[PDB]
C1' cells in the first nucleotide's frame, strides 16, 4: 500500500438507536460522625476525535478527513 480497532463529561469513559447520552471516581452543596474516613441523597457537567452529504426526526446508516496503535503487506 491493505485491513481494521477505538479515539465522547474535569480525569474518564460506554454504548444500542433515527440525535449529543448513562454512568463509576472526582468538584459542588446536604444528611451522618465525638471528628476524621467511608457511607447515603441531590445535583454538576460532551461540535459522540473532526468534516461533508444521505435522512419525517441521523455524532450512527454511507462518503471525505484526522488520529493513534495491532497483525499481515513492501524488489525505482
Nucleotide at each position: 500500500g491493505g485491513c481494521c480497532c477505538c479515539u465522547u463529561a474535569g480525569c474518564u469513559c460506554a454504548g444500542u438507536g433515527g440525535u449529543u447520552a448513562g454512568a463509576g471516581c472526582a468538584g459542588g452543596c446536604g444528611a451522618c460522625u465525638u471528628a476524621u474516613a467511608a457511607u447515603c441523597g441531590c445535583u454538576u457537567g460532551g461540535u459522540c476525535g473532526c468534516u461533508g452529504g444521505u435522512u419525517c426526526a441521523a455524532g450512527u446508516c454511507c462518503a471525505g478527513c484526522a488520529g493513534g496503535g495491532g497483525c499481515c503487506a513492501c524488489c525505482a
Shown are 76 nucleotides from a PDB entry: RNA (Isoleucine-tRNA). The sample was in a buffer at pH 7.4. It was solved by cryo-electron microscopy to 2.3 A. The entry is indexed under E.coli, 70S, Drosocin, Dro1, antimicrobial peptide, proline-rich, PrAMP, Release factor 1, RF1, RIBOSOME. It holds a match to the Rfam family "tRNA". About the family: Transfer RNA (tRNA) molecules are approximately 80 nucleotides in length. Their secondary structure includes four short double-helical elements and three loops (D, anti-codon, and T loops). Further hydrogen bonds mediate the characteristic L-shaped molecular structure. tRNAs have two regions of fundamental functional importance: the anti-codon, which is responsible for specific mRNA codon recognition, and the 3' end, to which the tRNAs corresponding amino acid is attached (by aminoacyl-tRNA synthetases). tRNAs cope with the degeneracy of the genetic code in two manners: having more than one tRNA (with a specific anti-codon) for a particular amino acid; and 'wobble' base-pairing, i.e. permitting non-standard base-pairing at the 3rd anti-codon position. The literature on the family includes a 1997 paper in Nucleic Acids Res by Lowe and Eddy, "tRNAscan-SE: a program for improved detection of transfer RNA genes in genomic sequence". The family is grouped with related families in Rfam's "tRNA clan". Rfam classes the family as a transfer RNA.